[PDB]
Context: one part of a larger RNA, bound to proteins that are not shown
RNA sequence: UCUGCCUGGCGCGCAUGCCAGGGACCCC
RNA sequence: GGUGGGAAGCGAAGACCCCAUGGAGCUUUACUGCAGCCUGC
RNA sequence: GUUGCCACACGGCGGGGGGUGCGCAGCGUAGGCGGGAGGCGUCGAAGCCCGGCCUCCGGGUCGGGUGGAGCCGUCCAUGAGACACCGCCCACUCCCCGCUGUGUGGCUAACCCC
RNA sequence: GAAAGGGGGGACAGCGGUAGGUGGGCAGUUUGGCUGGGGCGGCACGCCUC
RNA sequence: GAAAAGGUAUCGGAGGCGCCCUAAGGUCGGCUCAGGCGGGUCAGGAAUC
RNA sequence: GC
RNA sequence: GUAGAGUGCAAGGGCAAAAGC
RNA sequence: GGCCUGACUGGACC
RNA sequence: GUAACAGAGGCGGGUCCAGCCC
RNA sequence: GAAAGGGUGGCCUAGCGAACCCCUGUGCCUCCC
RNA sequence: GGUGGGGGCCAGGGAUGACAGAAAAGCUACCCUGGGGAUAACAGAGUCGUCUCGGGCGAGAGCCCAUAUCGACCC
RNA sequence: GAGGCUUGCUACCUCGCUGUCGGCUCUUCCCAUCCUGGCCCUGCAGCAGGGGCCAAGGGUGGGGGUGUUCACCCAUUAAAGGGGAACGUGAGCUGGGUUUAGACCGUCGUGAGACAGGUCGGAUGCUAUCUACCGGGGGUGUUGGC
RNA sequence: GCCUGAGGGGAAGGUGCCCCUAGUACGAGAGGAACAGGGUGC
RNA sequence: GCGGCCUCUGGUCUAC
RNA sequence: GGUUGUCCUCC
RNA sequence: GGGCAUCGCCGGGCAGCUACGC
RNA sequence: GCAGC
RNA sequence: GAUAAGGCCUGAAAGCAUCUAAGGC
RNA sequence: GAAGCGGCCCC
RNA sequence: GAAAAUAGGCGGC
RNA sequence: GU
RNA sequence: CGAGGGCUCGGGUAGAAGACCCGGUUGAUAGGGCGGGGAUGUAAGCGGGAAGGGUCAAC
RNA sequence: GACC
RNA sequence: GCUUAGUC
RNA sequence: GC
RNA sequence: GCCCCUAAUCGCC
RNA sequence: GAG
Numbered sequence: 001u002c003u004g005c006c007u008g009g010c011g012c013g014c015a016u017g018c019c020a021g022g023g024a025c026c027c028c
Numbered sequence: 029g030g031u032g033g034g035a036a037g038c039g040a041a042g043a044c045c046c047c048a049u050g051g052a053g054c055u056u057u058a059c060u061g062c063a064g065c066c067u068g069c
Numbered sequence: 070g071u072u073g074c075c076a077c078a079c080g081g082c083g084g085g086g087g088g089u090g091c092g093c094a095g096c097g098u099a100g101g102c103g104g105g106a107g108g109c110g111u112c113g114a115a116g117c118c119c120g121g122c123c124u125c126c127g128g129g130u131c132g133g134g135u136g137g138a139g140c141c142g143u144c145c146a147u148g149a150g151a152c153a154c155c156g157c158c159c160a161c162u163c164c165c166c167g168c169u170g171u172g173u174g175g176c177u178a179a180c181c182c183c
Numbered sequence: 184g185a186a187a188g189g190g191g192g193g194a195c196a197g198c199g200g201u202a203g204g205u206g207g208g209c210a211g212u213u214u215g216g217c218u219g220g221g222g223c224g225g226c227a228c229g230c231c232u233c
Numbered sequence: 234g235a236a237a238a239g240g241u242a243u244c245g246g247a248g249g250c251g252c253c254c255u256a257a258g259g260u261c262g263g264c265u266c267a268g269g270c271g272g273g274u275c276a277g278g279a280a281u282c
Numbered sequence: 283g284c
Numbered sequence: 285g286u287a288g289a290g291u292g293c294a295a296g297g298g299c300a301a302a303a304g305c
Numbered sequence: 306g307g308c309c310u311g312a313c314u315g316g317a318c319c
Numbered sequence: 320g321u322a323a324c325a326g327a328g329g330c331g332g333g334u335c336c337a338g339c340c341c
Numbered sequence: 342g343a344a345a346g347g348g349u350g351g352c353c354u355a356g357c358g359a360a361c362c363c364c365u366g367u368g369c370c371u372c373c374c
Numbered sequence: 375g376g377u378g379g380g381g382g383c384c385a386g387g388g389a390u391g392a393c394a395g396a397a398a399a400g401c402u403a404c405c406c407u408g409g410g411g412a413u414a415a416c417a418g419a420g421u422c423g424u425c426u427c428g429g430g431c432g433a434g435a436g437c438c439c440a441u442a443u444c445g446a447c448c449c
Numbered sequence: 450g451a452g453g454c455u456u457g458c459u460a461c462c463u464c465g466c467u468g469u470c471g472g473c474u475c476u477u478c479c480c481a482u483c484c485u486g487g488c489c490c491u492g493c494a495g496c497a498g499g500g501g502c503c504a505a506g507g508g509u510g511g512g513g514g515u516g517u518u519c520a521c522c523c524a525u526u527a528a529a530g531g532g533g534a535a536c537g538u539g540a541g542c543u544g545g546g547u548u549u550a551g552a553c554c555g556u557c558g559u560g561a562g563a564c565a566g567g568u569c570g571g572a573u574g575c576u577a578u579c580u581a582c583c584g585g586g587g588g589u590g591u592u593g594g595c
Numbered sequence: 596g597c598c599u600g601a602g603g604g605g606a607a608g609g610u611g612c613c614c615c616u617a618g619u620a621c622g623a624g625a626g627g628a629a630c631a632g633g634g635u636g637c
Numbered sequence: 638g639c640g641g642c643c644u645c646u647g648g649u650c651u652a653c
Numbered sequence: 654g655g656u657u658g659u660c661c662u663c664c
Numbered sequence: 665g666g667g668c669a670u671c672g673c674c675g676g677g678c679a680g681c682u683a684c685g686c
Numbered sequence: 687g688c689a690g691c
Numbered sequence: 692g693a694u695a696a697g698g699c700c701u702g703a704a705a706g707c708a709u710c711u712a713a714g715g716c
Numbered sequence: 717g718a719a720g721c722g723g724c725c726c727c
Numbered sequence: 728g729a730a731a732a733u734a735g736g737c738g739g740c
Numbered sequence: 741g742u
Numbered sequence: 743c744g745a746g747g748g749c750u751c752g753g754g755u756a757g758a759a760g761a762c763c764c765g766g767u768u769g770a771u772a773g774g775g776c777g778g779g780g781a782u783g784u785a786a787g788c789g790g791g792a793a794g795g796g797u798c799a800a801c
Numbered sequence: 802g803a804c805c
Numbered sequence: 806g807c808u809u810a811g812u813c
Numbered sequence: 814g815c
Numbered sequence: 816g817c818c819c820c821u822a823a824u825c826g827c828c
Numbered sequence: 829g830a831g
Base pairs, nucleotide, nucleotide: 002017005022006021007020008019009018025588026587027586028585029583030582031581033580034579035578037575038574045410046409047408048407050406051405052402053401054400055399058212059211060210061209062208064205065204066203067202068201069200070198071197073176074175075174076173077172078171079170080169081168082167083166084165086163087162088161089160090159100158101157102156103155104154107141108140109139118133119132120131123129180192181191182190183189215228216226217225224244229250230249231248232247233246251393252292253351254350258309259308260307261306263305264304266288269284270283272282290299291298293356295354296353297352311339313338314337315336316335317334318333319332320330321329340348341347362388363387364386365385366384368383369382370381371380372379418461419459420458421457423456425452426451427450429449430448434444435443469546470545471543472542473541475537476534477533478532479531480530483508484507485506486503487502488501489500490499491498511523512522513521551569552568553567554566555564556563557562594740595739596737597736598735603727604726605725609637610636611635612634613633614632621626638688639687641686642685646683647682648681649680653676654674655673656672657669658668659667660666661665678814690724691723692721698716699715700714743831747828748827749826751765752764753763754762771822772821773820774818775817776816778815780813781812782811787807788806790805791804795801
């Protein structure tokens, strides 16, 4: 910059975006 | 419609600290110089 | 440098001109070494009498006169010898002249201030 | 004093050249490095033996 | 340290140097040291033998 | 002396 | 009595008819 | 302990 | 050799030739 | 030292330092016709 | 061309210890610039010397009785 | 031996900015349990004490000096437990302390000036883009519609 | 139009004191409980 | 501590 | 409902 | 009988909303 | 107004 | 209604004892 | 056989 | 609290 | 409602 | 054709917009009239009194 | 003529 | 005093 | 603004 | 509280 | 406004 849910983690050691799981019908 | 938890949100080429054989202001029995002043010819 | 003029004191020099020298024993005040033992003397002296001055007043010199024929050393002593003569001087000191500057006091004509 | 001319100082002062001192009044600069961050400390900043 | 060739770093560990000597330098000859045991006048732990 |  | 001494000075190494006196 | 001054001069290579 | 391997001003050391000597 | 042999400092490993400039020694070269 | 003096080659010497060699003191909280998470303070991360907590043995104190209660030294 | 709730050590991420301590407001979690519930041993006669176990549903307050966390103290109380959440929480607040620019005192420095030594004064920006939570509405689907 | 209720939320409750048991159990005395039963505050 | 209500008491009552 | 100042002249 | 001066100010005040009430 | 089984 | 600590019954391993190993309140 | 856990109870 | 994805039941129109 |  | 709805209408047991509830001639939803119950506290006008003054008269 |  | 009036 |  | 006197109508999807 |  484009996107935009979470718990444990791996990680330049404090991740909406990765791993395993849990949720989530769309708009105002 | 509302409250501002997070986006280590937005508003700044880091308050503070270190570096640079960087810069400026100030001080003096730091180095080297210029005026002023005293003095010989 | 502009920046001159009078003097006095001081310091220098250049031309010269004058006085001053207890290292110790000593007849004694020997400063230096060279020519030099002989030097002076009417080419005039001791020994007394006065005076100025330097001064270790040691004691050396000097202007004047009485003065009318002699006096020192060669000798020794001294680390070094002759006030016997002749030399340039050694240190302190005085002064005539020329120059040189330093300081002081004064002057006006540069220069300045009103 | 408008000036002419007068008064005060005076070879000093001032001015020009040169020489020494004083001089943060005014300038240009320097004020090293290593470093279990820097500073103080220390020198592991030049050499020799274990 | 350092790892039995060489090399090997840290504000790693334990220390020294910034001199001195015409002799403490060169050479030739001769001798052998420290410490101890036994003995001996002063003489003792320690003097010289 | 060892 | 193999150096347990000394060899100028730290430490290591070397030195006995010597590199010690 | 004796004698001495190679603690010297001109150079090469490692 | 400093500075192995692998570059070096300065410096230290080693092996020698000649001269004059102990 | 008789000789072999040894001596380019201390038995070996520390005790020290460029350019420019200056001082000393010593023999040479050189400064604009 | 001569003279005084200078310049050059060789050798010895005078020093830079910041020792492969600048001639050299400070304050900034009025500070400015270019950077650095190559580097400190707060916070996170690693560690747990320290801190909080727990355990093993049981000398000793508890009128006798180590363990009602405390628990030295050590692990 | 455990924890990572004090301090320290390391320098791994962040210096083209991740805004500090304390206090107020609000939510949540751990047990190594202060009170409340249930028990065990006792040097437990009763009333009480000492030690330990199960248990985290609930409670754990009000005041004085000081910025204070903390610690100290007062009167109540069943008790007035300790801690984690970027030492929870400043696009929520306050700004008393820390930490600029002004000034005074002590000490140090020749001086400019300095002090993890005191003291007075000293600024707190926001029209919600996404998500989150609180409530309020229009739709599609749920094998035709109400 | 009326219902069912998978699943989620709750602390919807927590805690003192008073009367009686009782001046009783216990105890030398001093002192001094509990089960059960009633009331009420925060 | 929690969920409700305005008969009573108190506050407000920019109707009056 | 009471009442102050002022204005609509006074009530 | 009215405008303005915080509703000009003062006292009382039902409904509604509230707690200090139930 | 807020149950102890 | 089922459980934690705890209080018990039956009962061997281990002819006895024992709340535990199986079982029960 | 517990203020703990599940149900009765409330949204 | 029928979006409870097994997305429900019933009477009526 | 088909 | 077609049950059942939405807008529109009168009002709040509701409300920021939406939504929600009652009524709509099968009528008491709002207004108006009347009556009940309330809050303040005795209106304007007229008659009398009034401390006094006024020519002790009118006012 | 405040006020009653 | 008409006057628990008048206003709402 | 029963 | 009582009384239809006025407006709760016409209409559109 | 299902058909």

The depositors describe the entry as "Structure of P. furiosus 70S ribosome grown at 102deg". An RNA structure (23S rRNA, nucleotides 2143 to 3040) from Pyrococcus furiosus, in which 831 nucleotides are resolved. The entry also models zinc ions. The work is reported in "Pan-modification profiling facilitates a cross-evolutionary dissection of the thermoregulated ribosomal epitranscriptome" (Garcia-Campos et al., Cell, 2025). Rfam match: Archaeal large subunit ribosomal RNA. For this family Rfam cites "The comparative RNA web (CRW) site: an online database of comparative sequence and structure information for ribosomal, intron, and other RNAs" (Cannone et al., BMC Bioinformatics, 2002). Clan: LSU clan. Released in 2025, the model rests on electron microscopy data to a resolution of 2.84 A.